Context: one part of a larger RNA, bound to proteins that are not shown
RNA sequence: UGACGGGGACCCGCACAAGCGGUGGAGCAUGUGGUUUAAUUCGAAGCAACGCGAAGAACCUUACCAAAUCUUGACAUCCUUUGACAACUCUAGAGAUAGAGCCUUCC
RNA sequence: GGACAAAGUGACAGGUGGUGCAUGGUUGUCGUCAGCUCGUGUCGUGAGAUGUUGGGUUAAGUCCCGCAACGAGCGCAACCCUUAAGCUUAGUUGCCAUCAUUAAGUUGGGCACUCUAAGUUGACUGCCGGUGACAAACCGGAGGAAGGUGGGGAUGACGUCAAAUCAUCAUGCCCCUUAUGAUUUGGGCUACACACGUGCUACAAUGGACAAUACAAAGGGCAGCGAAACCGCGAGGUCAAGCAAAUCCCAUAAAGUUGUUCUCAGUUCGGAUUGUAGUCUGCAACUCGACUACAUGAAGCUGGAAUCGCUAGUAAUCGUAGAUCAGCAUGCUACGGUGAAUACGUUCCCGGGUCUUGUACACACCGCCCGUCACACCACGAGAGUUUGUAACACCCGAAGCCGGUGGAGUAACCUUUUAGGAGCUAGCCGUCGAAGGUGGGACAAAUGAUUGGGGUGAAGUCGUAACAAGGUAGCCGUAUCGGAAGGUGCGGCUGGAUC
Numbered sequence: 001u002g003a004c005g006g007g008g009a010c011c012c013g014c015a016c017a018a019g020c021g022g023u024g025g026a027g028c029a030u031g032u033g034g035u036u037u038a039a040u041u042c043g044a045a046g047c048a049a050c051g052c053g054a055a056g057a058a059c060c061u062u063a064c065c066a067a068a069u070c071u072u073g074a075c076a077u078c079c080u081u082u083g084a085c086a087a088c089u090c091u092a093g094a095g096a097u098a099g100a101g102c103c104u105u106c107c
Numbered sequence: 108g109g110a111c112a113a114a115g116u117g118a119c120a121g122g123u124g125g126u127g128c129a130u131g132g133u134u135g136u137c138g139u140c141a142g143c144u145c146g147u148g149u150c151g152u153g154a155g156a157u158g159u160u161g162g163g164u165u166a167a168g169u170c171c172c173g174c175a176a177c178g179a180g181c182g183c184a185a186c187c188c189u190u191a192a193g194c195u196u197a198g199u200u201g202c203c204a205u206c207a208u209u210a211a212g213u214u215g216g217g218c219a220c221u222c223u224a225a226g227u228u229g230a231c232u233g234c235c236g237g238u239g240a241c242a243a244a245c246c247g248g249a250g251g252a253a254g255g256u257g258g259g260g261a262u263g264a265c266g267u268c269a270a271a272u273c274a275u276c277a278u279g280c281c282c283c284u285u286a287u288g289a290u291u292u293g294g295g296c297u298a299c300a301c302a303c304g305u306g307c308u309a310c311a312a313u314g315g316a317c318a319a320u321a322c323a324a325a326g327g328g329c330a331g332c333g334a335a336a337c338c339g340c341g342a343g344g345u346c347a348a349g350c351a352a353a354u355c356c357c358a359u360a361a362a363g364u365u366g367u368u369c370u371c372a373g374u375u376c377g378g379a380u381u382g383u384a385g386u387c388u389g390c391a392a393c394u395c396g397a398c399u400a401c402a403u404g405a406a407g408c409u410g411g412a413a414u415c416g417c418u419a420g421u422a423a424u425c426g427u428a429g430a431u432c433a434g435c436a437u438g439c440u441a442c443g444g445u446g447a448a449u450a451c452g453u454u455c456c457c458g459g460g461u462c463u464u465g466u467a468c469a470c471a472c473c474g475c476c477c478g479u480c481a482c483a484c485c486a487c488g489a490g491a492g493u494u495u496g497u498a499a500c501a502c503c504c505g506a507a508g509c510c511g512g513u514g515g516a517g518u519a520a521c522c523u524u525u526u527a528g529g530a531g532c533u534a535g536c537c538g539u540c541g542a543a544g545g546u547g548g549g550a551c552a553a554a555u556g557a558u559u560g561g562g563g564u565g566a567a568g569u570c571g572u573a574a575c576a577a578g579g580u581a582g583c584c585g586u587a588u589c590g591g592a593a594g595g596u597g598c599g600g601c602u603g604g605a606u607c
Base pairs, nucleotide, nucleotide: 001469002468003466004465005464007463008462009461010460011459012458013457015453016452019417020416021415022414023413026308027307028306029305030304031303032302033301034299035298042053043052064294065293066292067291068290069289070288073119077118078117080114081113082112083111088101089100090099091098092097121283122282124281125280126279130277131276132272133271134270135268137266142181143180144179145178146177147176148157149156150155161172162171163170187260188259189258190257192228193227194226195225196224197223198222201218202217203216206215207214231254234248235247236246237245238244310410314369315368316367317366318365319364320363326357327356328355331350332349336345337344338343376407381402382401383400384399385398386397387396423445424444425443426442427441428440429439472578474575477571478570480568482565483564484563485562487560488559489558492555493554494553495552496551497550500547501546502545503544508540510538511537512536513535516533517532518531521529522528523527581602582601583600584599585598586597587596588595589594
């Protein structure tokens, strides 16, 4: 100089008192912990985490997991080259996608 | 020229990978608490202090007065938004008194009213009583729709919690880069012996069912809101009007009111669960949607310990709307209807503010801190002893040597006399003193010794809480006694204690 005191004074606030209605008991919704799981994505942790990020998780979201796939790459800029690049149809694929078609557009 | 889009390759991209304890930005919190500070001056060796304290007063560090302060800033208040009353302007899509008209403000008309929303008026302790410091304020009154910052909101000082967020974003550094990047389908995020938080619905008669019948506000809508009509038990379907909004639609509020019925029980309460049959959205409701119909019909009889919100248009209760959104809300954010009970008061509980006081605290009482006990290691004391050394002392013995005694033996230097004698000397012997050595009882010192004592240090060990605040029995000093330990108690003493 602060802080603190089962020190003091003085003051407040639904702090108490005075009231009213609840929660804790039931079923259910939801979040969290824990446990489980291939994965149960990540973040929040006394009041001041826990219907919180999330004003909308069947796909998408989505991150996590599994399988199937790619490596100038889903996305950007530059550089070289070309002109249509494709909305479309068909085939195999879970789809991604690939292969056949075509074929159109461009200053 | 030359757009824009492909192919290849490389420069490069990508990361919701790490670090919120490297950060910016943003946020919660104390707390919308009344604080927090600074410049100049002055005081103090200094850290500091003053201002900012004091007497009153206020919601307020609000204001007044005084005062070594004089001022100023960020907070307070006010300016802003909304709500409660008028005036003027305007009158459609709003309203309908004056009349006609229609199912109907429906139209003909009007803008009276109501409303809408722009501009203004109003509340400032202004006015009047007391009180008060000739003060600020306070109480009461008048008028006013409203009275004492009218109600509510926005707005959150300096700071605190290395409080939250590297997953909105951004960013230092680090890491990955044919993978920690990227794509797709499926699954998970919806798991379920349990524990907790927040809600929803009930446990009935202040109710349930059924029927009839009123009164809001605030919002949303373009390919969206969707009327009416028809069909379905219904959720919905079909067709389709109007309507980019004071017009049309969502959309009839519900509680309520008046009847009828049930009749106190697990029910005509409650509505979980499960079966089945559907509707809608969507690409698709298996995992895992919402809603409907029929059936089914759990717990629950008002809740242990404990605990929460709220001071009025509040709580409680009843419905309504919106964002997100294909669909999906008991959540969230708004909205109005009905509408209480109580507040004596500040002893107490919690939180906070200001002044003062004690302090051994200052990462600040979740502070600090005492003594046993236990474990490890270190130094030290004690200890039956044991060993080693030192300096003496008494006694015993005794070398060398000097000195003294003696001297038998030997003997050149002298004197008498010579095959000599004497003197003198010497060997030997004896004695005193005496080194070393031996023996004895003591002294002192060092080392070591079963064991034992207190001390020190070292885990975040165990037990309690003695001291520091009135430390929760003031503490401490001397003493005595008692107790695991700190300590307790008695007696006397000290303040280096003692609120009101």
Annotation: 23S rRNA, nucleotides 930 to 1544 from Staphylococcus aureus subsp. aureus NCTC 8325: 607 nucleotides with solved positions. Ions in the entry include zinc and magnesium. Released in 2025, the model rests on cryo-EM data to a resolution of 2.22 angstroms. The organism belongs to Staphylococcus aureus, within Bacteria. Rfam match: Bacterial small subunit ribosomal RNA. Its family is annotated with structural constituent of ribosome and ribosome in the Gene Ontology. Clan: SSU clan. For this family Rfam cites "The comparative RNA web (CRW) site: an online database of comparative sequence and structure information for ribosomal, intron, and other RNAs" (Cannone et al., BMC Bioinformatics, 2002). The entry is indexed under RIBOSOME, fusidic acid, EF-G, antibiotic, FusB.